[PDB]
Context: one part of a larger RNA, bound to proteins that are not shown
RNA sequence: UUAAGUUAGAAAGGGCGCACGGUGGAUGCCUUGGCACUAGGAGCCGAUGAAGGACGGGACGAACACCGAUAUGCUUCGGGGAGCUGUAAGCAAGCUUUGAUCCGGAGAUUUCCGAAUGGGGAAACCCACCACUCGUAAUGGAGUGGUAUCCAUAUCUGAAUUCAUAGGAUAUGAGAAGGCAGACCCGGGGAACUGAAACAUCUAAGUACCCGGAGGAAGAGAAAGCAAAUGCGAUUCCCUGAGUAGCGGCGAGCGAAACGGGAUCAGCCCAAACCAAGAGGCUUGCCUCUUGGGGUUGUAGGACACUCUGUA
RNA sequence: GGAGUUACAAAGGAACGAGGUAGAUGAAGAGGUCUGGAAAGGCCCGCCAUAGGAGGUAACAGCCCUGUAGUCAAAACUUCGUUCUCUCCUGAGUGGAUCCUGAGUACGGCGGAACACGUGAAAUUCCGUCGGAAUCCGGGAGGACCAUCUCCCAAGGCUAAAUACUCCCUAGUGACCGAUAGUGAACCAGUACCGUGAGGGAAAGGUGAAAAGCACCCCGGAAGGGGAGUGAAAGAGAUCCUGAAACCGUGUGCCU
Numbered sequence: 001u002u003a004a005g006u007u008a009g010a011a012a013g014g015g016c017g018c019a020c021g022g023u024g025g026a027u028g029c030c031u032u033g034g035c036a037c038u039a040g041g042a043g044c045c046g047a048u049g050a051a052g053g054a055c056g057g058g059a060c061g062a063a064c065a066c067c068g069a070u071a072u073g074c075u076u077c078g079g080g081g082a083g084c085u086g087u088a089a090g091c092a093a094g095c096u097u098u099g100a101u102c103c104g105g106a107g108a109u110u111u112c113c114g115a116a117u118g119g120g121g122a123a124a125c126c127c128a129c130c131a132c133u134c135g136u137a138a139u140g141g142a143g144u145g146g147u148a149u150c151c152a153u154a155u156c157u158g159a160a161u162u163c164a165u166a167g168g169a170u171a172u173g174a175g176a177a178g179g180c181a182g183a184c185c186c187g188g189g190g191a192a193c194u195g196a197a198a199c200a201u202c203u204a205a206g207u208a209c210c211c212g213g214a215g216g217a218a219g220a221g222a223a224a225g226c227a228a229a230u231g232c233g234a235u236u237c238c239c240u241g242a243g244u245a246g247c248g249g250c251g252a253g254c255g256a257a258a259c260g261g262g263a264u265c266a267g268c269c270c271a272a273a274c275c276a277a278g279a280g281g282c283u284u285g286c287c288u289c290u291u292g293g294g295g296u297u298g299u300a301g302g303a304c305a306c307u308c309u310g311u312a
Numbered sequence: 313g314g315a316g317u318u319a320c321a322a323a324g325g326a327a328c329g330a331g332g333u334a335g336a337u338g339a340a341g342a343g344g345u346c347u348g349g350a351a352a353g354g355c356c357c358g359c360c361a362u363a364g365g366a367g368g369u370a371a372c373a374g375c376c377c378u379g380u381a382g383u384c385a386a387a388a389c390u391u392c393g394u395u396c397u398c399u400c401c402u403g404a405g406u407g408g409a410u411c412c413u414g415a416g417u418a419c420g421g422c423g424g425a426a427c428a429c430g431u432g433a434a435a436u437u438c439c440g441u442c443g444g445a446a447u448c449c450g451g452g453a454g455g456a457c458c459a460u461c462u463c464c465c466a467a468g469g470c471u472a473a474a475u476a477c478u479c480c481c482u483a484g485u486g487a488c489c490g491a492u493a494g495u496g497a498a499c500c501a502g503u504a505c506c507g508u509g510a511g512g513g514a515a516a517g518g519u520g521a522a523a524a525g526c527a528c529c530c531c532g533g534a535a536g537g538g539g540a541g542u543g544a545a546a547g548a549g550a551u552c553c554u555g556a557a558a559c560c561g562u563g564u565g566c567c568u
Base pairs, nucleotide, nucleotide: 013568014567015566016565017564018563019562020561021560022559028553029518030517033489034488035486036485037484038483039482040481041480042478043477044179045178052113053112054111055068056067057066063087064086065072074107075106076105077104078103079102083095084094085093118127119126120125128147129146130145131144132143133142134141149176150175151173152172153171154170155169156168157167184215185213186212187211188210189209195202199249225232226231236263237262238261239260246254247253267470268469269468270414274293275292276291277290278289279288280287281286298448300413301412302411303410304407305406306405308403313401314400315399316398324397325396326395327394328393329392330391331390332389333388335384336383337382341357343356344355345354346353358375359374360364366378367377368376419443420442421441422440423439424438425437426436429455450465451464452463453462454461505512506511525552528539529538530537531536
C1' cells in the first nucleotide's frame, strides 16, 4: 500500500445528577384586628329640629379625623406641668411657666338636606308671604324672626235656617309626627319547602315574614284559683313531675299541669248602695248628670243604724 | 302618731355618706462580670414586695420607664342611699228592716280559634253571629252531665322584685383566631368593583432598635445597576422579616 474485520469518538439539540440564581408567596415567628364571654354601668334620641347625610372650615393639593360661616375650633370651671400648631414628612409663620398643647364637667356656636313642617322639589335645590331691620330718590337687593298638618283647650264669628249646629278665624301648647339595637316583649295578619319514606287530616309552626304598640324590661298578678289535707293562700321564673298523663290519618309526630324543692316577695284603688253640694230636665219633691265624701268583700262584705274611736 | 311619690295621692327642698365622669401619690439594682449591635440573657452577688397585674424599653425586667398593691383626690354635672324637711292620712266592734255588690254581661245555639288536648265523652279560654240569665232564699268552679259536698265571688283598674335581651360604655377573662384564619372589613370596607334597582360584594398586614431611608463617584435619557457610605445585617434598600413548591434560566460530572 491493498483486502477483510473490529472498535472508538461525535451533540444540532436533549436526559439524569449537581451548583448557582430568578419568579412566586407557602411556612415559621409576630399583631395593629377579630371571636366568645364574665362583672358592673346604661338601655333611648327627636319640632328646643333626631338618626343619617350633603356642602364647607387649615399657611400648605386630595383624603381621613375633628369642627360648623364663632368652622383644624369659642367660653367657663376643674385636672395636668413643658412642650405645642392631628394623620404627615417638609419648610413657613407662630403659640407656650403671665401655664400652652393635652384630659374631664358645664356652656356657646352649630351652613344646607333630612320627620322636615311657609310653598314647591329630581334630598342637600328653587320660589314666597307677613312683621321688623339694613340699603336705594324709588323699584330691584340683603338680614333676623314667624308662617305645615292633625290634635287639645280657649275666645270670636256662625251657612242652608228661626234658635242653633256644621263650617270659618284667632290665640295658647317642650301635644303628636320621625328614627333605631339586625336584640329582648306584647298584640294584628301569617306561609311554604320539609316530615309523614307518596299525600289531602296532621307536620313544619303560630315558625319565617309583614304590620301595630311598647318598655327598660315587657307580659302576668292579689283567687268566681289549686285541690281533696287535723289543707294551700297573687303573679312570674328555675329544678322536678315527665317524654309521664294524654293528644294523634292513635300514623309521622305533638306533649301538659298540679303537688314537692328553690329565686323573689307586696299588696292595692274603684263601680254600686248611701251622704253632701251644685247644675239642668221640673218627669214637677221626682229624674238625669257633674264634683267631693262614703265603700271595697265570701265559714260574705259594705251601705244603713248603733255605741266607739282618730283627726296628726 | 303612721304612710309616701316603685302600685297603694303628688310636687319640692336641704344636709350627710358612698360611687361615676379628669387625676394624685406610690417600694426595691444603670450591682459586678461574660457574650453581644444592644442585656431584660448567663454566671456571681444584693434588695423590695398590701407592689412577682400588664405594657414598653436595642434579646426574656418585681427593683429602667409607664405602671401595679395600698392610700388619696373633684370646681362641675351625675347615680345611689340616708336623715330631716315636705306632703298626705281614724279604723275597730255589734245588729240583720230594707238597700248595694260590675247586663246585652254570664251563659246557650251556629261558625271558627286557643287550650299538650285534631269534635271528641270535651270541661276550660277567646272571636264573629243570633238568642239571652240569676242578682245573696243569689252566682261560679272541681275535665260531658246531674245530685251532694268542697273551694271560690266573674263580667272595672293598678302593682315592684325574682325573668328576657345587649347597639352601646367601663374593667377584665379564654387548654378561642393569628392574615386563605379571626368580623365581609387588622390596611381610608360595606370601600373598590358589579347591577336600572332592590341588591351583591372583594383583594390588600411585617425595612430597621433607630431613617441612621444609601452624601459622593461611575454606566444610563430614565429605569436599573456597580462601587462608596449607614447598619448587627442592605442577598434588611421601600407590596423592603422568613422566603417552600410549581414555573423559568445559567454552568457542567455521566449518558444520548